The RNA (16S ribosomal RNA) from Staphylococcus aureus has 1539 modelled nucleotides. It holds a match to the Rfam family "Bacterial small subunit ribosomal RNA". Rfam 15.1 lists 42,628 matches to the family in 10,626 species. The organism belongs to Staphylococcus, within Bacteria. The reconstruction used 378,309 particles. Halfon et al. published it in Sci Rep in 2019: "Exit tunnel modulation as resistance mechanism of S. aureus erythromycin resistant mutant". The depositors describe the entry as "Erythromycin Resistant Staphylococcus aureus 70S ribosome (delta R88 A89 uL22) in complex with erythromycin".
[PDB]
Context: bound to proteins that are not shown
RNA sequence: AUGGAGAGUUUGAUCCUGGCUCAGGAUGAACGCUGGCGGCGUGCCUAAUACAUGCAAGUCGAGCGAACGGACGAGAAGCUUGCUUCUCUGAUGUUAGCGGCGGACGGGUGAGUAACACGUGGAUAACCUACCUAUAAGACUGGGAUAACUUCGGGAAACCGGAGCUAAUACCGGAUAAUAUUUUGAACCGCAUGGUUCAAAAGUGAAAGACGGUCUUGCUGUCACUUAUAGAUGGAUCCGCGCUGCAUUAGCUAGUUGGUAAGGUAACGGCUUACCAAGGCAACGAUGCAUAGCCGACCUGAGAGGGUGAUCGGCCACACUGGAACUGAGACACGGUCCAGACUCCUACGGGAGGCAGCAGUAGGGAAUCUUCCGCAAUGGGCGAAAGCCUGACGGAGCAACGCCGCGUGAGUGAUGAAGGUCUUCGGAUCGUAAAACUCUGUUAUUAGGGAAGAACAUAUGUGUAAGUAACUGUGCACAUCUUGACGGUACCUAAUCAGAAAGCCACGGCUAACUACGUGCCAGCAGCCGCGGUAAUACGUAGGUGGCAAGCGUUAUCCGGAAUUAUUGGGCGUAAAGCGCGCGUAGGCGGUUUUUUAAGUCUGAUGUGAAAGCCCACGGCUCAACCGUGGAGGGUCAUUGGAAACUGGAAAACUUGAGUGCAGAAGAGGAAAGUGGAAUUCCAUGUGUAGCGGUGAAAUGCGCAGAGAUAUGGAGGAACACCAGUGGCGAAGGCGACUUUCUGGUCUGUAACUGACGCUGAUGUGCGAAAGCGUGGGGAUCAAACAGGAUUAGAUACCCUGGUAGUCCACGCCGUAAACGAUGAGUGCUAAGUGUUAGGGGGUUUCCGCCCCUUAGUGCUGCAGCUAACGCAUUAAGCACUCCGCCUGGGGAGUACGACCGCAAGGUUGAAACUCAAAGGAAUUGACGGGGACCCGCACAAGCGGUGGAGCAUGUGGUUUAAUUCGAAGCAACGCGAAGAACCUUACCAAAUCUUGACAUCCUUUGACAACUCUAGAGAUAGAGCCUUCCCCUUCGGGGGACAAAGUGACAGGUGGUGCAUGGUUGUCGUCAGCUCGUGUCGUGAGAUGUUGGGUUAAGUCCCGCAACGAGCGCAACCCUUAAGCUUAGUUGCCAUCAUUAAGUUGGGCACUCUAAGUUGACUGCCGGUGACAAACCGGAGGAAGGUGGGGAUGACGUCAAAUCAUCAUGCCCCUUAUGAUUUGGGCUACACACGUGCUACAAUGGACAAUACAAAGGGCAGCGAAACCGCGAGGUCAAGCAAAUCCCAUAAAGUUGUUCUCAGUUCGGAUUGUAGUCUGCAACUCGACUACAUGAAGCUGGAAUCGCUAGUAAUCGUAGAUCAGCAUGCUACGGUGAAUACGUUCCCGGGUCUUGUACACACCGCCCGUCACACCACGAGAGUUUGUAACACCCGAAGCCGGUGGAGUAACCUUUUAGGAGCUAGCCGUCGAAGGUGGGACAAAUGAUUGGGGUGAAGUCGUAACAAGGUAGCCGUAUCGGAAGGUGCGGCUGGAU
Repeated sequence: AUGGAGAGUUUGAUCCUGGCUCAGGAUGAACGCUGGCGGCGUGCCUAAUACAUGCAAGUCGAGCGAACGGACGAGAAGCUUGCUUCUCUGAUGUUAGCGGCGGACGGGUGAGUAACACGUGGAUAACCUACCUAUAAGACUGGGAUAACUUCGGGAAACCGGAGCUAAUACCGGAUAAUAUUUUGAACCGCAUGGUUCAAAAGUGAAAGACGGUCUUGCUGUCACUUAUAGAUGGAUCCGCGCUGCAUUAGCUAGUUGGUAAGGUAACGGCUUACCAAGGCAACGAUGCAUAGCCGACCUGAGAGGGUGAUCGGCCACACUGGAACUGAGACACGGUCCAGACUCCUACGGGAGGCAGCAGUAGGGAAUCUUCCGCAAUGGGCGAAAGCCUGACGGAGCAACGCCGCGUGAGUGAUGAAGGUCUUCGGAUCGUAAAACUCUGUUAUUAGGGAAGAACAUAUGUGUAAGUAACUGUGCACAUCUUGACGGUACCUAAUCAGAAAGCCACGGCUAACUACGUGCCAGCAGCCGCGGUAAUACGUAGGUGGCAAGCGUUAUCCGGAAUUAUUGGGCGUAAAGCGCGCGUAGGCGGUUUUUUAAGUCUGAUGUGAAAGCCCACGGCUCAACCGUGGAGGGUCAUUGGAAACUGGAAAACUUGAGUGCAGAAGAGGAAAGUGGAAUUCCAUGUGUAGCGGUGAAAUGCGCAGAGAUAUGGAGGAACACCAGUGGCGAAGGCGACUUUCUGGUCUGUAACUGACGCUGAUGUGCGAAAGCGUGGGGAUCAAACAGGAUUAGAUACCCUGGUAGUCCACGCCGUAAACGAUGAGUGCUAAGUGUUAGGGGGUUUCCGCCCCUUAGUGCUGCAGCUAACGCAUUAAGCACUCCGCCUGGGGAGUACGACCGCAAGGUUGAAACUCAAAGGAAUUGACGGGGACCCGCACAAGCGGUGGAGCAUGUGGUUUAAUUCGAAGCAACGCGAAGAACCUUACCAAAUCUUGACAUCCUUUGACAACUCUAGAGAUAGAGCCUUCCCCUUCGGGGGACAAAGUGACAGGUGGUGCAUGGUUGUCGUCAGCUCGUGUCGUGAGAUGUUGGGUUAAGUCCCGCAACGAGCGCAACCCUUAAGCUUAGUUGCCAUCAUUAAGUUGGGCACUCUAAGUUGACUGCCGGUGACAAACCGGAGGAAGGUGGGGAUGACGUCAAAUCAUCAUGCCCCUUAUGAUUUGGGCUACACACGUGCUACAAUGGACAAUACAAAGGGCAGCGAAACCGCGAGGUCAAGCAAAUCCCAUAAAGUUGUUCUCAGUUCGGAUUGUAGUCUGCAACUCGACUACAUGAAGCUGGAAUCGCUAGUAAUCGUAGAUCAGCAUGCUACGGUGAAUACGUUCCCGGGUCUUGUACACACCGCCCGUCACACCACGAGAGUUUGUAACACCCGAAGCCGGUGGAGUAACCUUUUAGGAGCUAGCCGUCGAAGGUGGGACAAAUGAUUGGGGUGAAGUCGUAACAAGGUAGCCGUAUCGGAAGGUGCGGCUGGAU
């Protein structure tokens, strides 16, 4: 090594893995909203788009012609005595030339350029350089022109075309010296070559001005001038390294590649030209494509570093485009020339012009990025001595919060309540010591006066010195005299001033500190992930508080940290994404062991030493600061330098493990070839025979009369060859199977002889390559896609079945694919075991071939440490280490478009993006259901006995119906339901009637304090009326504690008006279901598991042993009531053996002994024998009255079904308030075509009926039972008895049976439907009460299919009384009485509950789900065709030119020569190369295209249910075929599956 945490996100719940998202920084940012002042930076990021105008490089009379103006003496006067009107002295300035310099500087831009361009380190023995500075040679000669002036012309034009003239420091000819130069010899590194004297033909400058003073000039000062060195500048050339990506770019070049000769360059050569070989360049990716100025620098990173370039510097490239040159020292020149092109502009139409990427400005585009600003004062540059000009460089101002730093928006008080609302179950603290109401300060601000630096440095202002000079200006050098300032009177200082005039924004859900009310009703809308809003939102939207922090706040987009999701540092490849199907192998990488050389690599030491704002440390400058310098540090990285050899590179050796070549043997399904035989389906034939044979889950198609098959000594075919057969063996892998043999592979052991690591990966390449498919010949014998047939099944041809096509089998060609998976690449070291087994070697005993044991190589099975997320691995690692290759980093889209490769095709290999979702995924957990298995229980089923449905009723449901046939139920839990007595009521329903503080419960007050009873009219309540006009006692008063509500007002009363789902409840159900919960241990990373269980014993958490358990439970059996079996009490009104006066007055006594009516205990597999062994039990008996809780129930467990009811009540809501309150009686609740239900009762002769005889229990009673005298054939009635009851009435219960009539029958069985009696209770019996007696007298044949209970006093049966009730039961509770067969088994079936298994499910199946159809939005393809670009190539012309090669008309200081003929030149032709052009073909790219077809999102509108449960008929890959799809099938391989 000053840094390195994060927040969430896959569930019903965890761990891993994974991307994704935000928190944090920054921006030339920009936008919405805001905005005090200074001090500061930055300032079209787009269109290298196009441009009007201004406008941006000049320079000098001290070069010299000119010419102009013109001061300048300037006459005579023009007599207007004032000008010059003349002349010359004519300066200075203007011109405008000729002239030297500059133009390549300052300035701007990043298109091109992926490169020597830039950076950085070197080098030139291949280097140039005007000016500048120094060094020396020195400045001789002649000189025409030549613009200017005159002259002709054009055109408004512009600016030109011609005729003669003019100066120079301009310019050109003559000789002068030099390291020039090629000819002759002596230097060393870098082969060539150099090095500095050599010594020689050589070579030629040349500029003269204004002037100090002199000499009418001289050194020439000035400032040049040209000759030979240097210093410098910047640039050139040449090698190191840093320098984007694509092989879905691999073969690149042909003057290329080397050399050979000419060029020519400051030098080099393939640079070009004639020659030679195809060479050179390459997978280390040359080539090409696409993209981009480079670096410093920025920036954040712990470091490993890498992303920006507005910045701000250094270098490169550019100046409308594209070429060619000139000039200049320096250019192929940003405000030069020519050519060509494209655009633009003026015109008098004749031809003229222009290139904002110099600075503003304009348009354009953009989200957007400065004033058609000032001044050169400073600096800096240009030519000039200087002065001067140019500065659109620069220095400033403008404008912008765009950004950085300060400044603000200002204070001691005093009410915690002065006036005040995001609340209230308000009373309040409260915005809030806020604030009115004041002390006070004046940043800024208002505003009226000083004012400043910078602004110092010159040239201006002489004495001088130095080189000095003939002497002196000059130049460098001292004064001390004097120059000017954009900014700017801005900044600053003084005072005055008011507490003056100033912060905004997002949430207040959890992340995260900042909450509450109104709407609001999944709407508006918020939304960083999880999400808020369905009428009670803290989340939206509305408003007070606060909060984070200030002129900003918020959004948007963009790079980095957070993040070790690119993992050298610091990632994985068995199931998550990461090994091809395996190899073998080319390159490449990386390799055993032990010695010695170098110092290359390593690591150090002497220095130089690494960059400017950026970067270490400390100061200085800034008012702080923003923002600029200082001092080393300094590189501690690179170079110039010294070294050291363990370890690497090379150099020399060995050893053998490792590998190969040896030797002795084992085995075989290892590949290509020849034999022996078996058995089978198919055929044809014999014998044989005749009705079926085959095929079927169920039958049938078929095959059968030909003999179908059959059947054997025996006839054949197709094709393979059970037995030896195996967690056996061999093969790399696909794989390998009757064998005998052929040729072999290869495995392995052992001895280990030898070579001295001869190895591994393994890109390329080459093979194999399973099955199916493209085809041939054997193939169709069997099997079998496709096809066929039969039926099943609710559905076919599906599950069933065969026939049968290729394909099958094999040989002959492949394709190149599998779950080719050990889901583990290949080679080497090391760390617990046991256990078999295959081959070789080792033995001990021996064995009569077998026991035990060492070892090797393996084949297998269990199992430490380590491991992972866990599974699981652990010598046949996923453990601990090393080497190499390959692969991976979210999912779809996607193995998908395209392109490339291959294929005979099938098609395969290779191999993306747009766009969308932030989740996919691996493990392991708890439930869920199961068409997966298992285990118990139930009149669940069966064993047996009836009923309902069979048909008459009546009972209310459901249909009708009305103004009512109310209103609610509705599978077990609705159906004789809620309803246990509907002429009124009930009635909840409706209609009339007449009314809304109500028939009511009644508050207060007028307290009117009672029409507290009746006539009349009205269904009847209701309308007109006389009325117990008051009542309980005392302080002395007529006033009330209690008094009727005649009024009422504020009200509200009434609700069956609605709503179980606002809800309290509350029950029934699962359900006899027996199950259900907690604390401590322990174990798990957790999800979670143990106590309730294995053995035996049972009616149910009811046992004991054994169990990682113990403790704590709820329901749990009786406990409560009672059966019965006992005892005890009192004999009581109750009960008569024995007393008689038994009428039992059940009387005297009280028999009352016993039964008989209430208090108490007896059972407990307590108990003996076991086979039952301890495992407690249970079994076997008899023991108690009871026998195995003797019996019945009940709390029904923690809980399920929102099950019904706001119709019993409530109450959370709305109403409702002339009625959803009502009141009465009229109807109806019981109607009627009626489906279901439910019971009643018949269908007799085991009965009927006549009469008999019983035997009852329980219960009722309060003026009632009704006995009984009684009345009637009857229903039912006339009054009394008794006495509140062990004592009084129901009532004799019947059914049993007993004498009889019928014969099984609808007849005499009993008895519906209807008329007569009025018999009855009741203001009132038609709808809508009952009898029994008159009349009617019926169904009716024991009941199908179904469905019910009943396992003993039960089914069934005869009934008796009791509740609801005026009056009403086939509805309800009890109680008597008769009393079956029955569970052979659980094998089936139904459930209950229990164990185990699978799961994508978690609302958990009433789930998840998919495809197909039908739509809505988005993206990608294709598409006649069309548009727009990009190069390259071809030709063809081709301008300027370029080079050659031609001579003709013309060729001034210098040739021929004055003809200009030769030479040349201008001109002329003549051919090489050219940019652009022109097409021309294409190629490539983009855009568009009527239509289309794949995909995504939504809605999933729709259908089906494929997959997940052995998801109803396991998967999965390769493949192949059909089907629209899902799926269907078939062949090889895999388990990632039940039996």